[PDB]
Context: bound to proteins that are not shown
DNA sequence: CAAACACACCAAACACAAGAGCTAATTGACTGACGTATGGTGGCCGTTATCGATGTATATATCTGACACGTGCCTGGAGACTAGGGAGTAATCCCCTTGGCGGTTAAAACGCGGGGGACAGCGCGTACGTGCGTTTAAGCGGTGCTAGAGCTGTCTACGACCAATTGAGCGGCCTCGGCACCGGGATTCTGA
DNA sequence: TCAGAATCCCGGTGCCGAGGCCGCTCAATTGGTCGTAGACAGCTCTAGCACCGCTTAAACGCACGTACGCGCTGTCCCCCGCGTTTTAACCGCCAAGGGGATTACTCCCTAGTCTCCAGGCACGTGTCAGATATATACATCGATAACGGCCACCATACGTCAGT
DNA sequence: TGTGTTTGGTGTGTTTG
C1' cells in the first nucleotide's frame, strides 16, 4: 500500500 | 434524356493474431512573471561606554586672629659723692628713789546666830515649730542715654622761709582765806 | 509705836594750796622773697540709673501641736551683820647714793643730684590656626557615539500560477 | 507484419418511362 513502460526466460 | 438498377472496380475501416506463469530496470520535467517573506542599509527608541562641564570633598595659597620672642620707650630703683647736722660721748650736778628704824592704831582675820535667797521640783498655758498652698516680686538679660569721674594744661594764690624788732608767757617769792576738822546737838530712820 | 544707831546741822580753829606781783627768756609779729600746690579752664567715655518682658526664688497666710517659758512651793545652802583678837597700813625722821637731765665736744649718717639698672606696656616680626578662595579630583548629569531591536525603501529569495 | 471482413462511391451496361 505506489504508478506506467519495456525486456528475458520458464510450460 | 433521364431514371430504376447491377457488376465491378476502388477507395477507406476494424478485429485479431493461444493459456499463461516468474523475474528484472527506466522515468524523480521546463520557463517565466509575479506576489509574498525575508536580507541588506538605514531611521528612530532603547540600554551602554564616554567625555564635556557642573557641583561637592580634599589639598595647598594668601590674608587674618591669637599666641610668643625681641627690641624700644618709660617708671621706678640704685651708685658716688657731697653738705651738714643728727645722734652719740664723757662728766657733773642733785633730785629723789631706795632703805631703815620706831610708834600709832585703822585694817583685817576669825567665829557665830539664823535671816536671805538659791535651788530643785511640779503643773499647767500658749507661743513658735513644722507643714503646706497662694500669692509678691526677687533676679536675669537686653537695650540705651548719660552724669559725673577722669586726665591734660594755666597761673597766680598762698604757704614756706629769712632779718630784726619786741613783748607774752613761764617762773620765783610771798600772801591769804576757802575749806577740812573737831565738837555739842537735834533730827532721821530702822527694827521688833 | 518708841529703843537707839546715823546722819544732818550750827559753830570755832587754823592752814595749806589757790593767787598776785614782779622778773625777764623766747618767741610771736611784721615785713619782704621766692617757688610751686592746686583751683580753674577743658576734652573724654564708662559704669550707674533706667525701662522692659520673663523665669521663678521666695515670703507669707493659715493649720494644729508640743515644747519650753512661767508661777508657785518647800528646804537647805551661804552670808550678812555684829563682836574679839591679832598685825600691819600709815605717818615720821633719817641716810646712801642711784642716775635722770644737761653740757660741749665730735662721727659720719643720710637727704639730695646726676647717671643710668630691673621691671612693665607696648610695636614689632614670626608661627600656628582658621577662614576664604584657587586647583584637582571624584561622583553625578547631559550630551554623544555604538550596538541590539522594531521597521522603512530597496533588493534578493520563497513559492505559486500559468504555458509548455 | 498480416490476414479476412466490411461499406461507400463512380464509371460502365442494361432496361424503362
Nucleotide at each position: 500500500a505506489a504508478a506506467a513502460u519495456u525486456a528475458g526466460c520458464u510450460c